[PDB]
RNA sequence: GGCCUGGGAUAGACUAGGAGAUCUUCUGCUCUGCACAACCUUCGGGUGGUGCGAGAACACAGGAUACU
Repeated sequence: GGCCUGGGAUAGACUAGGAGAUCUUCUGCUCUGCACAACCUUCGGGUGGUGCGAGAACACAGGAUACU
């Protein structure tokens, strides 16, 4: 080396913008684990709430890159 658009007088080249794909970063959401408090119980366990950490998907934004 794709497409479209804009930018010289014309061809080419270059550049910028747009769309799709990949990667990265940030934010939000969901799921999972742990702790604490409360309630119940034969203290072993159970049921809801809160907090914290980690992991895993989804969404949004920015940037980059191969190719479209």

Shown are 68 nucleotides from a PDB entry: RNA with a sequence from West Nile virus. Primary citation: Zhu et al., J.Mol.Biol. (2024), "Structure of Essential RNA Regulatory Elements in the West Nile Virus 3'-Terminal Stem Loop". The PDB entry is titled "Structure of West Nile Virus 3'- stem-loop_68NTS". It was solved by solution-state NMR. The organism belongs to Orthoflavivirus nilense, within Viruses.